[PDB]
RNA sequence: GUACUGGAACAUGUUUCAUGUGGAAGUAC
Ligand code: B2R
Numbered sequence: 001g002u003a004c005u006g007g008a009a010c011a012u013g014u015u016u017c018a019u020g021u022g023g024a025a026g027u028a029c
Base pairs, nucleotide, nucleotide: 001029002028003027004026005025009021010020011019012018013017
Other pairs, nucleotide, nucleotide, family: 006007cHS
C1' cells in the first nucleotide's frame, strides 16, 4: 500500500415487532 477474517447460518423473546454470537480491531503479503 492493498486486501480481508463463517449467510436471514442458526438461534435469542411465544403472536407480526424486534433481536443475539471479535470494533472502525486483527491478519496477511
Ligand atoms: C455473528 N456466523 C458464524 C457471529 C459466528 C459464527 C457468528 C454472526 C452475525 N454470524 C456468525 N458462523 C460460523 O462459525 O460458521 C461455521 C464456520 C466456523 N469457522 C470458524 C472461522 C472463524 O472466523 C470466521 O470465519 N470469521 C468471520 C467470517 C465472516 C464474517 C463476516 C462478518 C463479520 C462481522 N465477521 C465475520 N467473521
The RNA with a sequence from Homo sapiens has 29 modelled nucleotides. It was solved by solution NMR. The entry is an ensemble of 10 models. Taxonomically the source falls in Homo (Eukaryota, Chordata, Tetrapoda, Mammalia).